[PDB]
RNA sequence: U
RNA sequence: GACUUAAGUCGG
RNA sequence: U
RNA sequence: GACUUAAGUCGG
Repeated sequence: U
Repeated sequence: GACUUAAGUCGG
Repeated sequence: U
Repeated sequence: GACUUAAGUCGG
């Protein structure tokens, strides 16, 4: 993420 | 990604 | 319910 | 019964  | 608890919307 |  | 939202659990  | 699923589930749990709650709220909302929609549909039964 |  | 689905989805959305909030919090959590499990698994990637």
Description:
Keywords: RNA duplex, Phosphorothioate, Non-enzymatic RNA extension, RNA. This is an experimental structure of RNA, with 26 nucleotides shown. The entry also models sulfate ions. Crystallisation conditions: 1.7 M Lithium sulfate, 50 mM HEPES pH 7.0, 50 mM Magnesium sulfate. Bound small molecules: 5'-O-[(S)-(2-amino-1H-imidazol-1-yl)(hydroxy)phosphoryl]adenosine (LXR). Entry title: Product of 14mer primer with activated asymmetric GA dimer diastereomer 1.